[PDB]
RNA sequence: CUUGCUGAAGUGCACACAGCAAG
RNA sequence: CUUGCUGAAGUGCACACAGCAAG
Numbered sequence: 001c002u003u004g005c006u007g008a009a010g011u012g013c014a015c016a017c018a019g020c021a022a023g
Numbered sequence: 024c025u026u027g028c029u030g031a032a033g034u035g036c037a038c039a040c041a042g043c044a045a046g
Stems, first nucleotide, its partner, number of pairs: 001046007010038006017030007
């Protein structure tokens, strides 16, 4: 380095959730 | 419900960082 696995709060895409606006 | 905003909370896949195993 690579494949795999492991490691609360990193990144991307795509979702979930809460509160709050609006329709 | 839909759209949006905000939010050191969940999911999937890919990546980053650290560890384990093999090559």
The RNA (HIV-1 subtype F genomic RNA) has 46 modelled nucleotides. The model includes bound paromomycin (PAR). It was solved by X-ray crystallography to 2 angstrom. The entry is indexed under HIV-1, RNA, antibiotic, paromomycin, extended duplex.